[PDB]
Annotation
Solved structure of RNA (28S ribosomal RNA, nucleotides 2112 to 3520) from Mus musculus, 828 nucleotides shown. The sample was in a buffer at pH 7.5. The entry also models zinc and magnesium ions. The structure was determined by cryo-electron microscopy at 2.46 A resolution and released in 2025. The entry has 70 different proteins, among them Small ribosomal subunit protein eS26, Large ribosomal subunit protein uL29 and Small ribosomal subunit protein uS2. An Rfam search finds the family "Eukaryotic large subunit ribosomal RNA" in it.
Context: one part of a larger RNA, bound to proteins that are not shown
C1' cells in the first nucleotide's frame, strides 16, 4: 500500500433545564431537576506495592482510542513535625560464625556437639588517686561468689512502660498551637517534707503542769479471720507468679446503635387535614467517690420430713440454707478536668480575618430473646490439649547496716519540686483511573466501621448519611441476522443421542407421610387444606402497698 | 407536717393502684375468590450400574466410577537396628521417638464371606551329602619370569517355609429303565483344575442371544436362564440403608423441544458528526 474511511469506539437502568468563564461547550463549573450505589456500599480509612500521582497557579503542543475551558498529561512553586503512633528491644519456625570435622580447592556440615568458652559482681583485705579533705568517693591487685542449659540475625498483624480533649492547613497532624496529663531515667555533693522516731522506770525541782539527772526499749500499726492503712531496711542464694494460650456453644453484667414518650431551637407542609414532619438537644485521658458485675475468700452455726438453685447444670459434714464480713473488676454514673472550650439558634460589630463580642440552650423519661463491641459465669469436643523469650514483680532466708536516748542514724516501693528522652517512617491512591496483568484492562489483590422499612436474616427490594454521572463518544432511524428478557390458541416430548433449554414446584402454618433400612435415617418422602384487610375477643407479665 | 410508746389491727379462695412489650390462638364482617399478590423461595415417582458417607484432582477443553479416607490384612526392626538422605566426618531424617512405636506395601465402610494351588518366578530359613567358586596366603618343579597342585567366603546349587507374594485354577477317558443330560473310578502336561457366590454386567465375540415385562410399534430398561469367545472371590467375591453438579429406563406434573411459527422488549447491526484497526493478497 489495497483492504478501509472498512471493522470497530453495545457488560453493570439515565439523563433534562438555565447560566457562568471562554475564540469555542452535548461532556469544564455553579444551581435547579430527575435517578443510581442502598452501610457483605460506586461510602469513610489503613496493610503491600506505587514513589510525587497529593496542593496551588498557568498551558492546552503531544498523550488521556470524540470532545475538552478537563486531568493521576505538560510547566512552574510548595507540602510529611511524635518521649507516651510504629520501626527500633524479645523470641517463634528457621537463618547462621567461631571451637571441631570434612574437603584439590572456592569452601561444606555442625549449633551444643571431639573448647582452659566467666573479663563480672555482694562483700572482705591490700596500694595509688581526687574531692563542699577528721573523712568519703575513683582507681589497680588479691580472697569470696559464678551453668548462659553459648555469638549473632529472625514479626511496621505475636510479646513488648507510657496521651488525650479542643483549634488549625491550599495540602500536616493523637506530630503543630492552646489545655490537661502521664512514662522511663537521672539526681552523688542529702531539694522540700512525712515515716523511721521518739515511749517507759526510778528519783529530783516544779503548788501542780512541766522541766534536770540515770537506766531499759524502740528497722510501723489495725482486724478473730479474709486481709487492711501513706511508707514501713536488708545482699549473694532459692521458690513462685504475670508476660502465657485452642475451638464451639449457652446465659449475664456495660457501653454504643436502634426504638417509644414529652419540652426547647430551627426548618418542610398547610388545596383540606395534621398540636404535625425533618434536624440537633457534648463532656478525653489521669485522679476521688459510689453504683453494677464477680468470687473453690473469711467468721458464727450444724442440715433427712433433705435443702439450695440454674435456660442447662450444679453444690454441701472435705460445712448446704441463714445472718454478718472480705477482695478483685470497675470501659458505667457523680465529680476536679467543665464550660472558659464544641455544637444550635438569635442578633451586633470592624474588615477578609479578629478560636471577634454578645443573649438563651445544650433538658426529663421509658423501653428490648432487637444488632455490634467487650467484659463475665458455665458447660461440649479432642488418640487434636491449641508458643518462647525478653522485662517486670512477690514471696523464703537472713550474710550485714545503724543509734546510743540525740531531737537522732540506716533506711523509705508515701506525698510534692528539679533535668532530659537522641534516630528512622509519616504527604497521597490503597482500586471499575495512583498496585500486577504491555494501558484508566468487566481479570487479581490483606483489613477495619456498618443507619430506616419489609422481612428468618449481613437475603433480595426501595429509602437517610455519604458518593456518582452509567464505565474510552454522541444523534437520528427501528430492516434482515444476532446477543439478553417475555409471552402465546389447541395437543402436550409427537422434537433430539439425550426433556439439552425453558418450564412447573417453591414461604410459612394445619392435618398427613410408604418401600426400604446400618434403626441413626429415608423426610420438605408422597398427598391434602389455609394464607389479603378491617373490627374485636381470650390467655400470655413487673412495681409499691398493706392496723 | 411527719413519726411511734403501745392491747386495741390479720393482706391468707390474692386484694388494690400504677406500670409495660412482645405474640399465639379464636371470632364477626368484608372485596369481581384475591391475598407467601413485588422480593425472596426444593418438581415429584418406581428403578438399574458405580463409588460407602465428608474430603480430593488434571491453574488454560476430562471433577468422575479416578485419588484419599476409617477399616482390614501381610511384611521388617530391640537401636553396633529397620527405613531413607549425604562427595566427605560412626556427618543427618524418622527421633523432644521405643512395638498401644517408627518404616514398607495391598485391599477399601458396615454386613457376610474371603475355596483349591508352593509345580513357575520372586521372597525366606537351615541339615550340610555337600559340586562350582576370585583376591589374598600355603606348598612343589625350574635359573627366573613363569606353571601346577591343594586349599577355597558369600552367591548358584541343594533341601525348606510361604499365595490377604506375583500369579495360576484345564481337558481326557470310563457311565444312572423314552431321550437329552449323567454323581461314582483312572488318568496327562507345569501344581491345583474355578468352590461359594455372580453374569449378555462398566466383563459375551457370535448377538439387535432366549423367555417374560414395559409400547400400538424397543437393537434401549428391568427381571430371570444357564458349558461364562475371556465372571469369580483383599489381582477382592456378594449385598446394601445413607449421600452423589457420576452413567442408565420408565411414570406423574409441566411446559414454544415439537406440530409451527408469531408479536413485544432493551443493545447492537444500520445512517450521520467525531475517531479509527488487523487477518489476508
Nucleotide at each position: 500500500g489495497g483492504u478501509a474511511g472498512u471493522a470497530g469506539c453495545a457488560a453493570a437502568u439515565a439523563u433534562u433545564c438555565a447560566a457562568a468563564c471562554g475564540a469555542g461547550a452535548a461532556c469544564u463549573u455553579u444551581g435547579a431537576a430527575g435517578g443510581c450505589c442502598g452501610a457483605a456500599g460506586u461510602g469513610g480509612a489503613g496493610a503491600a506495592g506505587g514513589g510525587u500521582u497529593c496542593c496551588a497557579u498557568g498551558u492546552g503542543a503531544a498523550c488521556a482510542g470524540c470532545a475538552g475551558u478537563u486531568g493521576a498529561a505538560c510547566a512552574u512553586g510548595g507540602g510529611u513535625c511524635a518521649g507516651u503512633c510504629g520501626g527500633u528491644c524479645c523470641u517463634g519456625a528457621g537463618a547462621g560464625a567461631u571451637g571441631g570435622g570434612c574437603g584439590a580447592g572456592u569452601g561444606c556440615c555442625g549449633u551444643u556437639c571431639c573448647g582452659a568458652a566467666g573479663g563480672g559482681a555482694c562483700g572482705g583485705g591490700c596500694g595509688a588517686u581526687g574531692g563542699c579533705c577528721u573523712c568519703c568517693g575513683u582507681u589497680g591487685c588479691c580472697c569470696u561468689c559464678g551453668g548462659c542449659c553459648g555469638a549473632u540475625c529472625g514479626a511496621a498483624a505475636g510479646g513488648g512502660a507510657g496521651u488525650c480533649g479542643g483549634g488549625u492547613u491550599c495540602a500536616g497532624a493523637u506530630c503543630c498551637c492552646c489545655g490537661a496529663a502521664u512514662c522511663c531515667g537521672g539526681a552523688g555533693u542529702g531539694g522540700c517534707g512525712g515515716a523511721g522516731a521518739u515511749g517507759g522506770g526510778c528519783g529530783c525541782c516544779g503548788c501542780g503542769a512541766g522541766g534536770c539527772g540515770u537506766c531499759c526499749a524502740g528497722u510501723g500499726c489495725g482486724g478473730u479471720a479474709a486481709c487492711g492503712c501513706g511508707a514501713c531496711c536488708g545482699a549473694u542464694c532459692c521458690c513462685g507468679g504475670a508476660g502465657a494460650a485452642g475451638c464451639c456453644g449457652g446465659c449475664g453484667g456495660g457501653a454504643g446503635c436502634c426504638u417509644c414518650g414529652g419540652g426547647g431551637a430551627g426548618a418542610g407542609u398547610u388545596c383540606u387535614c395534621u398540636u404535625u414532619u425533618c434536624u440537633u438537644u457534648g463532656u478525653g485521658a489521669a485522679g476521688g467517690g459510689c453504683a453494677g458485675g464477680g468470687c473453690g475468700c473469711c467468721c458464727u452455726g450444724g442440715a433427712a420430713u433433705g435443702g439450695g438453685u440454674u435456660c442447662g447444670c450444679c453444690c454441701c459434714g472435705a460445712g448446704a440454707g441463714a445472718g454478718g464480713g472480705g477482695c478483685c473488676c470497675g470501659u458505667g454514673c457523680c465529680u476536679u478536668g467543665g464550660a472558659a472550650a464544641g455544637c444550635g439558634u438569635c442578633g451586633c460589630g470592624g474588615u477578609u480575618c479578629c478560636g471577634g463580642c454578645g443573649g438563651c440552650g445544650u433538658c426529663c423519661g421509658g423501653u428490648g430473646a432487637g444488632c455490634u463491641c467487650u467484659c463475665g459465669c458455665u458447660g461440649g469436643c479432642c488418640c487434636u490439649u491449641g508458643a518462647a523469650a525478653a522485662u517486670c514483680c512477690g514471696g523464703g532466708g537472713g550474710a550485714g547496716a545503724g543509734g546510743g536516748u540525740g531531737u537522732a542514724a540506716a533506711u523509705c516501693u508515701c506525698g510534692c519540686g528539679c533535668c532530659g528522652g537522641g534516630c528512622c517512617g509519616u504527604a497521597c491512591c490503597c482500586a471499575u483511573a495512583u498496585c500486577c496483568g504491555c494501558a484508566g484492562c468487566a481479570g487479581g489483590u490483606c483489613u477495619c466501621c456498618a443507619a430506616g422499612g419489609u422481612g428468618a436474616a449481613c437475603a433480595g427490594c426501595c429509602u437517610c448519611u455519604g458518593g456518582c454521572a452509567u464505565g474510552u463518544u454522541g444523534g437520528a432511524a427501528c430492516a434482515a441476522u444476532g446477543u439478553a428478557g417475555g409471552u402465546a390458541a389447541g395437543g402436550g416430548a409427537a422434537g433430539u443421542c439425550g426433556g439439552c433449554a425453558a418450564g412447573c414446584c417453591g414461604g410459612a402454618u394445619c392435618c398427613g407421610u410408604a418401600a426400604c433400612u446400618u434403626c441413626g435415617g429415608g423426610a420438605u418422602a408422597a398427598g391434602g387444606a389455609u394464607u389479603g384487610g378491617c373490627u374485636c375477643u381470650a390467655a400470655g407479665g413487673g412495681c409499691u402497698g398493706g392496723g | 407536717c411527719g413519726g411511734c410508746c403501745g392491747g386495741c389491727g390479720c393482706c391468707u379462695a390474692g386484694c388494690a393502684g400504677c406500670c409495660g412489650a412482645c405474640u399465639u390462638a379464636g371470632a364477626a364482617c368484608u372485596g369481581g375468590u384475591g391475598c407467601g399478590g413485588a422480593c425472596c423461595a426444593g418438581g415429584g415417582g418406581a428403578a438399574u450400574c458405580c463409588g460407602a458417607c465428608u474430603g480430593u484432582u488434571u491453574a488454560a477443553u476430562u471433577a468422575a466410577a479416578a485419588c484419599a479416607a476409617a477399616g482390614c490384612a501381610u511384611c521388617g526392626c530391640g537401636a553396633a537396628g529397620g527405613c531413607c538422605c549425604g562427595c566427605g566426618g560412626c556427618g543427618g531424617g524418622u527421633g523432644u521417638u521405643g512395638a498401644c512405636g517408627c518404616g514398607a506395601u495391598g485391599u477399601g465402610a458396615u454386613u457376610u464371606c474371603u475355596g483349591c494351588c508352593c509345580a513357575g518366578u520372586g521372597c525366606u530359613c537351615u541339615g550340610a551329602a555337600u559340586g562350582u567358586c576370585a583376591a589374598a596366603g600355603u606348598g612343589a618343579a625350574g635359573a627366573a619370569a613363569u606353571u601346577c597342585a591343594a586349599u577355597g567366603a558369600a552367591g548358584c546349587g541343594c533341601g525348606g517355609g510361604u499365595a490377604a507374594a506375583c500369579g495360576g485354577c484345564g481337558g481326557g477317558a470310563g457311565u444312572a429303565a423314552c431321550u437329552a443330560u449323567g454323581a461314582c473310578u483312572c488318568u496327562c502336561u507345569u501344581a491345583a483344575g474355578g468352590u461359594a457366590g455372580c453374569c449378555a454386567a462398566a466383563u459375551g465375540c457370535c448377538u439387535c442371544g432366549u423367555c417374560a415385562u414395559c409400547u400400538a410399534a424397543u437393537u434401549a430398561g428391568u427381571g430371570a436362564c444357564g458349558c461364562g469367545c475371556a465372571u469369580g472371590a483383599a489381582u477382592g467375591g456378594a449385598u446394601g440403608a445413607a449421600c452423589g453438579a457420576g452413567a442408565u429406563u420408565c411414570c406423574c406434573a409441566c411446559u414454544g423441544u415439537c406440530c409451527c411459527u408469531a408479536c413485544c422488549u432493551a443493545c447492537u447491526a444500520u445512517c450521520c458528526a467525531g475517531c479509527g484497526a488487523a487477518a489476508c493478497c